[PDB]
RNA sequence: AAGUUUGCUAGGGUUCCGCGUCA
RNA sequence: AGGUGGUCUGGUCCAAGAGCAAACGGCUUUCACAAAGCCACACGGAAGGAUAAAAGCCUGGGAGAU
Numbered sequence: 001a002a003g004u005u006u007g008c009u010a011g012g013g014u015u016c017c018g019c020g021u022c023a
Numbered sequence: 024a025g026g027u028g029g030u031c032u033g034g035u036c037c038a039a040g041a042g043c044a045a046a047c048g049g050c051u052u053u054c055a056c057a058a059a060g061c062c063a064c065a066c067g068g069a070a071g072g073a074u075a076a077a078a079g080c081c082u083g084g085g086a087g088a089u
Base pairs, nucleotide, nucleotide: 003047004046005045006044007043008042011037012036016034017033018031019028020027021026022025048062049061050060051059064084066087071081072080
Other pairs, nucleotide, nucleotide, family: 001048tWS002063cHS009039tWH010038tHS010079tWS011078cSS011079tSS012077cSS013035cWW013075cWS013076cSS014016cHS014029tWW015035cWW017029tWH018032tHS023024cWW029033cWH037077tWS037078tWS040065tSS040067tWH052058tWS053055tWS067086tHS068085tWH070082tWS073078tWH074077tWH078079tSS
């Protein structure tokens, strides 16, 4: 209680990392 | 170091009511308990909102469609 939690996914962007660029 | 590219496969991050899986749970059953069974159906805008930003996230099993 047409239930909650956790994990993961279709999917999603661009804080951070990375990658690229200014060079 | 800073500027800047998501029109960079990626790592993080977000993430499905109508996606998957597990736990717990709830109902059935039982004096309890445990075990076992069951937990169906579900088309869907636009406009907004959060977050750095977006999205099947929130809005929201909304408005609507039957």
Notes: Shown are 89 nucleotides from a PDB entry: RNA with a sequence from Sulfobacillus acidophilus DSM 10332. It holds a match to the Rfam family "Guanidine-I riboswitch aptamer". The literature on the family includes a 2021 paper in RNA by Trachman RJ 3rd and Ferre-D'Amare, "An uncommon [K(+)(Mg(2+))2] metal ion triad imparts stability and selectivity to the Guanidine-I riboswitch". Rfam describes the family as follows. This family represents a conserved RNA structure found upstream of the ykkC and yxkD genes in Bacillus subtilis and related genes in other bacteria. The function of this family is unclear although it has been suggested that it may function to switch on efflux pumps and detoxification systems in response to harmful environmental molecules. Its family is annotated with regulation of gene expression in the Gene Ontology. The entry is indexed under riboswitch, guanidine, s-turn, a-minor, RNA. Method: X-ray diffraction, resolution 2.71 angstroms. The entry became public in 2017. Sample source: RNA was prepared by in vitro transcription with T7 RNA polymerase. It comes from the structure "Structure of a guanidine-I riboswitch from S. acidophilus". Ions in the entry include strontium and magnesium.